Solved structure of RNA (Ala tRNA) from Saccharomyces cerevisiae, 73 nucleotides shown. Entry title: Yeast RQC complex in state with the RING domain of Ltn1 in the IN position. Method: electron microscopy, resolution 2.4 angstroms. The entry became public in 2023.
[PDB]
RNA sequence: GGGCGUGUGGCGUAGUCG
RNA sequence: AGCGCGCUCCCUU
RNA sequence: GCAUGGGAGAGGUCUCCGGUUCGAUUCCGGACUCGUCCGCCA
Numbered sequence: 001g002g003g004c005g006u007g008u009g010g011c012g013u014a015g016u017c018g
Numbered sequence: 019a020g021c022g023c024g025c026u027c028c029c030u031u
Numbered sequence: 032g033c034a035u036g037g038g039a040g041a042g043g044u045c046u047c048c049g050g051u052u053c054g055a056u057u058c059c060g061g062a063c064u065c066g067u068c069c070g071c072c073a
Stems, first nucleotide, its partner, number of pairs: 001069005007063001010023004018053001025040005046062005
Other pairs, nucleotide, nucleotide, family: 008014tWH009010cHS009021tHH014019tWS015045tWW015056tWS017052tWS017054tWS019043tWS024041cWW030035cWW051055tWH052054tHS
C1' cells in the first nucleotide's frame, strides 16, 4: 500500500425493517 | 434496543 | 458474625453522514475507526 470483516448504556452482550 | 455487570435509593445480614 | 441477599432505579443520539421505506440497529452507498491476511532488493 491493497484485500477481507468489525463498531450497542459506565462495561460485556442479544438483535429476521415494527 | 433486552438482559447481565458497575452503582442510585430502600429493605435486609 | 467468616456482609449478604431482595425490590423498585438511572444508563443508548445502535460509529457517523445521505437515500429507500411508511419506519431502518436492521436495506443500500460513502466516510471514520478497529482487527485479520498478503506484499522491497541483490
NCBI's taxonomy places the organism under Eukaryota, Dikarya, saccharomyceta, Saccharomycetaceae, Saccharomyces.
It holds a match to the Rfam family "tRNA". Clan: tRNA clan.